[PDB]
Context: bound to proteins that are not shown
Molecule: SRP RNA
Organism: ESCHERICHIA COLI
RNA sequence: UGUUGGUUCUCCCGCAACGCGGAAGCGUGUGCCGGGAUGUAGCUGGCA
Numbered sequence: 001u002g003u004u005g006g007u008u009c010u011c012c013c014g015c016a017a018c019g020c021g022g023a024a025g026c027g028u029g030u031g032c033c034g035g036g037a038u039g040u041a042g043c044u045g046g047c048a
Stems, first nucleotide, its partner, number of pairs: 001048008009039001010037004014032003017028004
């Protein structure tokens, strides 16, 4: 290179958890490897 599975960043949303807060709410080194959009993008794994 060829094909697929992750993931990150950008946009969009769901359910739940945690933290803070009278509450409204603000978050996220949380879970459903949740669901999508997207990159000409990265980084990562498998197989020919």